An RNA structure from Staphylococcus phage Twort, in which 238 nucleotides are resolved. It holds a match to the Rfam family "Group I catalytic intron". About the family: Group I catalytic introns are large self-splicing ribozymes. They catalyse their own excision from mRNA, tRNA and rRNA precursors in a wide range of organisms. The core secondary structure consists of 9 paired regions (P1-P9). These fold to essentially two domains - the P4-P6 domain (formed from the stacking of P5, P4, P6 and P6a helices) and the P3-P9 domain (formed from the P8, P3, P7 and P9 helices). On this family, see Cate et al., Science 1996: "Crystal structure of a group I ribozyme domain: principles of RNA packing". Protein in the same entry: Tyrosyl-tRNA synthetase. Crystals were grown from: 0.1M cacodylate, 1.8 M ammonium sulfate, pH 6.5, VAPOR DIFFUSION, HANGING DROP, temperature 277K. Released in 2008, the model rests on X-ray crystallography data to a resolution of 4.5 A. Lineage of the source: Viruses > Heunggongvirae > Uroviricota > Twortvirinae > Twortvirus. The depositors describe the entry as "Cocrystal structure of a tyrosyl-tRNA synthetase splicing factor with a group I intron RNA". The work is reported in "Structure of a tyrosyl-tRNA synthetase splicing factor bound to a group I intron RNA" (Paukstelis et al., Nature, 2008).

[PDB]
């Protein structure tokens, strides 16, 4: 690179903390405890790195 | 270079499938769960191709001592030896908060498994081998002459070994560490 979340912003949401968005940031995180661990296939669409090839096509 | 095609972190979706729960209805029940049937998550799918496993103790923790799970080699027999561990999910609980149309509800307590511990290992080969491509590639075998899969016997069984067939090679690297 991508994602969580996290600083800060709007936004539909609600009785309200707080939800779901988008960015944008990071200054400390991110509770325990029991249980369950089967299934394990046939296919499809998309895809950041700049990661290899370059026969086409300009 | 402008494309383009691989590779590839990885968003996802159709059948089918599935462990404890889960809600709706039926019959059971005294409780439990218990059968049915409709469902909502959610998981293979979605490891590096893959195969296999959800232990114990201490530790703020990386981890450390355990040797269990389960594997690796040699040896042949129910012997050695040598590695050796996962929930980061599913579901029910406990807690803490702090909201509140204020003690009852409501709500916060992060991704991680597209393989995590880990043990294997055709996974690793700019290889050989064959289809497919111009090529990178994908895939299928293989690989210090064996090697793999179905059989026969024979067994308490599993193994050694021996007997059929049958496709792989019989070129060199594989190699230890290291990577999902």
């Nucleotide at each position: 690179g991508a994602g969580c979340c996290u600083u800060u912003a709007u936004a539909c949401a609600g009785u309200a903390a707080u939800g779901u968005a988008u960015a944008u940031c990071g200054a400390a995180a991110a509770a325990u405890c029991c249980u369950c661990u089967a299934a394990u296939u046939c296919a499809g669409g998309g895809a950041a790195c700049a990661c290899c090839u370059a026969a086409a096509c300009a | 270079u402008g494309u383009a095609g691989g590779c590839a972190a990885u968003c996802c979706u159709g059948a089918g499938c599935u462990a404890a729960g889960c809600u709706c209805u039926g019959c059971g029940g005294a409780a439990a769960c218990g059968c049915a049937g409709a469902g909502a998550a959610a998981g293979u799918g979605c490891a590096a191709c893959g195969a296999c496993u959800a232990u114990u103790c201490c530790g703020a923790u990386a981890g450390g001592a355990a040797g269990u799970a389960g594997g690796g080699u040699c040896a042949a027999g129910u012997g050695a030896c040598u590695c050796g561990a996962a929930a980061u999910g599913g579901g029910g609980a406990u807690u803490a908060c702090c909201c509140u149309u204020c003690u009852a509800g409501g709500g916060u307590a992060g991704u991680g498994a597209u393989a995590u511990a880990g043990u294997c290992u055709g996974a690793a080969c700019a290889u050989a081998u064959a289809u497919g491509g111009a090529a990178a590639c994908a895939u299928a075998u293989a690989g210090a002459a064996g090697g793999a899969u179905a059989g026969g016997a024979g067994u308490a069984a599993c193994g050694a070994a021996c007997c059929u067939a049958u496709c792989c090679g019989u070129a060199a690297c594989a190699u230890a560490a290291u990577u999902g």